Shown are 557 nucleotides from a PDB entry: RNA (23S ribosomal RNA, nucleotides 3 to 559) from Lactococcus lactis subsp. cremoris MG1363. The reconstruction used 43,530 particles. It was solved by electron microscopy to 5.6 angstroms. An Rfam search finds the family "Bacterial large subunit ribosomal RNA" in it. A reference for the family is Yusupov et al. (2001), "Crystal structure of the ribosome at 5.5 A resolution", Science. Keywords: ribosome, 70S, lactoccocus lactis, Cryo-EM. It comes from the structure "Structure of 70S ribosome from Lactococcus lactis".

Context: one part of a larger RNA, bound to proteins that are not shown
Order: sequence, then C1' cells, then structure tokens
RNA sequence: CAAAGUUAAUAAGGGCGCACGGUGGAUGCCUUGGCACUAAGAGCCGAUGAAGGACGUGACUAACGACGAUAUUCUAGGGGGAGCAGUAAGUACGCAUUGAUCCCUAGGUCUCCGAAUGGGGAAACCCAGCUGUUACUAGCAGUUAUUCAUGAGUGAAUACAUAGCUCAUGUAAAGGUAACGCAGAGAACUGAAACAUCUAAGUACCUGCAGGAAGAGAAAGUAAAAACGAUUUCGUAAGUAGCGGCGAGCGAACGCGAAGAAGGGCAAACCAAGAAGCUUGCUUCUUGGGGUUGUAGGACUGCAACGUGGACUUAAGCAUUAUAGUCGAAUAACCUGGGAAGGUUAAUCAAAGAGGGUAAUAAUCCCGUAGACAAAAUAGCGCUUAUACCUAGCAGUAUCCUGAGUAGGGCUGGACACGCGAAAUCCAGUUUGAAUCCGGGAGGACCAUCUCCCAACCCUAAAUACUCCUUAGUGACCGAUAGUGAACCAGUACCGUGAGGGAAAGGUGAAAAGAACCCCGAGAGGGGAGUGAAAUAGCACCUGAAACCGUGUGCCU
Repeated sequence: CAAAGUUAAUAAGGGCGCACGGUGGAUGCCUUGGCACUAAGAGCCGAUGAAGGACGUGACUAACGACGAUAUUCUAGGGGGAGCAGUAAGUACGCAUUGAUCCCUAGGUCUCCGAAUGGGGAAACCCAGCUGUUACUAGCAGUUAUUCAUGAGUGAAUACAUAGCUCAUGUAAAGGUAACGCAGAGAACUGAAACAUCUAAGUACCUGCAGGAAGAGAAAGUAAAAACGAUUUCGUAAGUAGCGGCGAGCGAACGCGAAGAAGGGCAAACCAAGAAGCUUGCUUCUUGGGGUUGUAGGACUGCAACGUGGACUUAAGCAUUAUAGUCGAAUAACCUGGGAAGGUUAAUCAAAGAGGGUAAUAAUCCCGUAGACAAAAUAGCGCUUAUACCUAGCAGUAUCCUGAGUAGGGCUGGACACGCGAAAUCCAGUUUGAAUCCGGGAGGACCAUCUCCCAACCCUAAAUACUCCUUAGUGACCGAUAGUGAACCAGUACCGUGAGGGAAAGGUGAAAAGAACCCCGAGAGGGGAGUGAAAUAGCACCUGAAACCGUGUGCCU
C1' cells in the first nucleotide's frame, strides 16, 4: 500500500422554546338605550271627518324628520335675545338684537285613502248628480252612504186606514282603541302515579257592553245572646267550618281589627185637574201634589221650614297650579404633562360641596343646582255668595196601599265550600200557582216558640284594579350575545302567497386638526414628507388575546 474499528455536521423539511408580525375583535372602560319601580296627573279619540297609512311639500335632487298645494310652514299672542338657513356634511340666494332663528299658546288651511259614506271599485282609483259660481263641450265651491229617532206629506190590495213610499231634522252612530272591569259563550292539556267522578278553571280563547275605574250597595241581612246595623278593600279567623272516586284536592263564612266611612228617589195607596168606556154615575189615559215604610209606614184627622253632591255637586268673584321660563352666590398661583379640576400653595362661599360637561378626578369654569320671581291663553283644582230645589218631627188609625205568574210547588239544571245530598239559600228553563198588614219572609230538611227583616221597582260618591300615555324621577338595574326583537333609520333587512316569523351591527382623535406636497403604482394601495401628545392613530379608527397563517431565531431529528 493497506486491514479493521469508530463517530460527523451539512435537514428536503419538521419539532421544541423565543422574538416580531398579520387575523379576530372578547377583554377593559364609556353610554345617547332599555328595564323595573315611586310620586303627581291624564286615563280616550272620532262623520263638526278619527286611528292609521299613502302621496307630495327643501334654493340642497336623497332618506328620515316635519308640514299639508298655503305645504322643510302661515296668522295672532307672549317669552326670548344672536345669529338663522332641521338631520349633516352642502350648496346658494339670502335672511336677522330694528328683533330674527327658536320656545309656548290659540286660530288658519288642511292632497287622497281610511268608520270612509254620491255610486261603483283590489288603498293610494274611476264615473257622477244637484246647488250657485264662473266659463266651458271646463273649472270652482259645497250637497247627495245607511240605520235609528223625530216630524211632514203620500196612500195599495180595499172606503177611511194600514203597509209601503217621499221629504226634512238630529254625528245620534256607526269606527280606531294600552291596561283594568262586567256580561255572555267557553275548552283542552294537566294532575289525580293509569283513568270514566273531580281538578285544571268556568281559566286559555272568542264576542259584546262600559268608565276612570268598573261593578258595588242600603238588610224581604247576619247572629243567637242584648247582637248588631248598606256596601267596598286589607289583616284575622285559617285551610278554621266544611265539601269531595272523602282519592287527589278544592274550599268558607261569622265575629273582630284598620281604611273608607251618604244614602236618596219612584210606582202603589190617595188628592186635584183635564179627556174619556164621555155606554150617563165614566174608572182607562195625561198633568201636578202624596210618599217610599218595620216594629208597620203613608194616604184621612192632627202639623214643622232646618242649604242640601243630602232639601238645588247653577252662575259671579276669590285664590292657586299646569301651560313660555327668568334671576340665581362663592378662586388665584405653582409642579406635572398635549392639556389641570390631578399633586402643591393659599383664599372665598353657604336656601347652591345634587348631577353633568370641560383635552386629566372642579363647590368657587360652565350648565346648573338651593332658593326667589313669571304668563296674557292655556287646561284646571279649590274657597265665599243669594240663587241653580226637594225633604223633616208629631199623636191617632175610616179603609186602601206596599212592588202576581210573584213567592211557592213539580221536573231539569247551575251557582253557592256544597260533587242531589238531610240538603239549605239564591238564579235559570219548563209547568202549576198563592196570600197580601190579623200580612209575608229568613234563622242550612222540616213542625211549633223566639230573634231579625220587609223582597219580588230604580239610582248611589268614597276607600279598589291597571297603565299605552304626561312629566317629576329612583335604582346594592344592565352595560352592546347584556339591557326592549330592536342603544345602530327595527319590527329594518330577510324568509314565506298569506296568516306569521325575524336578524347583524356603538366607540378614531381633545379638536378632523382626515395625511398639503413628493414618489412608486392603470388605479387602488403603499412609501416618504407633514399632521397630531401619539400615524401599530389613518376613517368598519380606543384596547387588543384566541384559534389560523407566518417570518426570523439556539438545539435536535
């Protein structure tokens, strides 16, 4: 020479860990929005044209807003005092402390549709008639829907009549409706361990009727001894009494306590008037007294004028509030920063140190705030006044009255705690049907004694329920998946023919001071410059994770 043996990083990539990127917008803060809830009001509007649309109206050409051919406003009033020329750029003629813009109040006009109504008609329409107009084969202005009520006329079968028809008058009244109410009509699911009884509940729904509340109500009551004296709400009794396939459940009242605390007419009987069955004495109607009743009361014989929403909730003054707002105190410097109110130094005020802005936390900077003034019209509230009118006591009892198909009784229901039960008691259908003051009713079947009451006629504030609404507001509400579906042009986009459903999204910077210029680039976009405290700050812009994609990085494979 060689022969063995041995270990290498170079990594296509990848992984680890790090750095810086984009991306996404949670975070973190803010809040113009929304929720709940207090106090005080209002709690309805409309054919004398509503609700609600649609359509227009602006020197900008939008859209919203706002207004209504007068149209992005007009009159009149009063406040108000510097600019105006909503939204917002964006323009222009302009306009204006002389008093604008604006705020408030009242009046004006009020396109069309729509209760929608001259007639038809699918929403933004068409076609009319009449009366004047003024001119035209025009136009203007108004009248012309219906039902009801009230009159007037008409006058069929068939004479009167009647039906029917015609005209006139009266929004009356139709209609839109936040919630509460009342009344009718009225389920199911459930639960009962299933389920046929029950429950759910006479609740869901639906329809009608009403107002600021409604109903609600003046013992034909409760109760049980002396026991009171319309209702209503709350607490209590108390799940007590009860009822109930006595299961599961449902469920009182009395009495008491608090608030609130008002009852008053009529028919009846009678009396008078009329007219009339004027068939005379009429025994029905009309008017006005009579008087509204429980220990009966009125009428008949006696006999008293009390304010009264109650025996007139009229009009006239007073006062004050909403409805325009007005004044309204109390400070300077230094340090910091882009900026003081922050730190520091001092001073003030005081019915105002609530709250919010101000480039960064304010009592003394401003709005304001506390207090103190202000309204002609404005909608009221309340006080005084005679009036705005109907009532009393009272003894006796000639007879009448006092609420007739009414109570009741039968059957079928239902409610009442009450499921037919011993079943009260009330209210229905249907049937039968009293008494009537010596009356009648209630006292949980019912028969006597006692207690209470007087129905079968009507009205009754107040205390209560709930808010679309109007502000004054309050928060151990909530911060943009929350808070209203909706902080944002939301009921939007969008889906669906429809009934219906139903989204997403706020933040630059103090101030747009929004990046002149220069360069690249077709342009955008970038990059310099400059801007601003800051440009990773550049228009979906504070803050910026997270997944995702990266680019670099020391080690290893």